[PDB]
RNA sequence: GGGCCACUGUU
RNA sequence: UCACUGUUGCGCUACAUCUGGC
RNA sequence: GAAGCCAGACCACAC
RNA sequence: GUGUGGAUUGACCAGUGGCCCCUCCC
RNA sequence: AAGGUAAACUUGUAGCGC
RNA sequence: GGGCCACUGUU
RNA sequence: UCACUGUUGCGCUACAUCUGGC
RNA sequence: GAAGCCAGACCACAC
RNA sequence: GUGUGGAUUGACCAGUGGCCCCUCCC
RNA sequence: AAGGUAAACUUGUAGCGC
Numbered sequence: 001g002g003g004c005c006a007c008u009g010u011u
Numbered sequence: 012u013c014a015c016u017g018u019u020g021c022g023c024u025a026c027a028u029c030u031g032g033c
Numbered sequence: 034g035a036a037g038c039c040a041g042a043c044c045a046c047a048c
Numbered sequence: 049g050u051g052u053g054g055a056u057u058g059a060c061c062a063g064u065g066g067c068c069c070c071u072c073c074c
Numbered sequence: 075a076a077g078g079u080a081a082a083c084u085u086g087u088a089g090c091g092c
Numbered sequence: 093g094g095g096c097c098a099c100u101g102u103u
Numbered sequence: 104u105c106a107c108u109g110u111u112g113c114g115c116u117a118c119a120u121c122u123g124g125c
Numbered sequence: 126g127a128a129g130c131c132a133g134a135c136c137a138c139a140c
Numbered sequence: 141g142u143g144u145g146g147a148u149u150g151a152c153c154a155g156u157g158g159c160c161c162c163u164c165c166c
Numbered sequence: 167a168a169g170g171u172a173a174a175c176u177u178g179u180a181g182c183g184c
């Protein structure tokens, strides 16, 4: 820098 | 800001009962 | 006026 | 069987975290 | 694994097997 | 009844 | 009862230093 | 006797 | 670069748990 | 996802980018 997964919130 | 919506491993048995509707 | 019979699928409402 | 309302979960974005990544096959 | 894909069922409890 | 994943232990 | 064995997303820069061996 | 140079792959030991 | 020892993780079995399973595609 | 599959490297720290 990417992907992925948790959350919290938004439309 | 738009689209979805429960339970059930399979088979068998027994027991108990929720709601609306004739 | 109790039995018996159809239905139930997130709820709640109308058709 | 339809439409109405709501709720939930999904996606859309924001933020905080956590995990992997040589590259491919897979 | 997720996802698409039945069937059934008012909701449990217990039992019996696989 | 199967698969799967955690453990604790064994060989 | 047998078989395996670390770190590293990529690129660049700077700094510091572990161990054995000539 | 200090610098300089090669190596390090779970450890530890021998080759 | 070999062999030796050990440790760790893997498999092998036991037990306790947890999760899914219509069936297939996948 | 696991698994097979490099290359490098004594071990960090910091910085800079992608």
Stems, first nucleotide, its partner, number of pairs: 001069009012059003016055001017083003020092008029041005043054006072170002077165002093161009104151003108147001109175003112184008121133005135146006
Other pairs, nucleotide, nucleotide, family: 010060cWW010061cWW011059cWW011060cWW015056cWW028084cWW048050cWW071171cWW074168tWS076166tWS079163cWW079164cWW102152cWW103151cWW103152cWW107148cWW120176cWW140142cWW